[PDB]
Context: bound to proteins that are not shown
DNA sequence: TCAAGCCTTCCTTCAGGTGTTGCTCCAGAAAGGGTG
DNA sequence: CACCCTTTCATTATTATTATTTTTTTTTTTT
C1' cells in the first nucleotide's frame, strides 16, 4: 500500500368483478321544356378610316 | 342557347362510480450441545 | 476439533422524503 480493499435488494403476488347510449322525433312545402335564333321592302355613287404616297388598294 | 334552387333548422337530460387497498421479513453471531 | 443445531440476550424509541412552459426564420452557390 486511497480509514482501504470483499459484499446483488432480493424471492413471491392475476385491478378486477357487474353494469343493453338512450328515449322521442315526417326533408318539407310551392314553381308549364318546348320557344328564341329558321319563311315576307329597299335598284347606283355618296360620307370617313388606314396602307400608301396617289398608279390604287383595302372598309365603316 | 334560358333553367344550372331558394328558408331552416345547428339537440335536448340525463352521466356522479363504486370496494378495497394497508405490506411482508430479513440482512445476531456467540453459547452450549451432536457428529466423522 | 472440523462439521452444525438451537439456544440465549439486548435498551430506548421516531418517521422527513428536490421534479418543464420557444420561434416560426428563407440561409446556400452540389447533382
Nucleotide at each position: 500500500g486511497u480509514g482501504a480493499a470483499c459484499g446483488g435488494u432480493g424471492g413471491a403476488g392475476c385491478a378486477a368483478c357487474a353494469c343493453c347510449u338512450g328515449a322521442a322525433g315526417g326533408a318539407a312545402g310551392g314553381c308549364u321544356u318546348g320557344a328564341u335564333g329558321a319563311g315576307c321592302g329597299u335598284g347606283u355613287u355618296c360620307c370617313c378610316c388606314g396602307c400608301a404616297u396617289a398608279c390604287g388598294c383595302g372598309g365603316g

The RNA (crRNA) from Pseudomonas aeruginosa, together with DNA, has 127 modelled nucleotides. Cui et al. published it in Mol.Cell in 2023: "Type IV-A CRISPR-Csf complex: Assembly, dsDNA targeting, and CasDinG recruitment". The sample was in a buffer at pH 8. Entry title: CryoEM structure of type IV-A CasDinG bound NTS-nicked Csf-crRNA-dsDNA quaternary complex. Ions in the entry include zinc.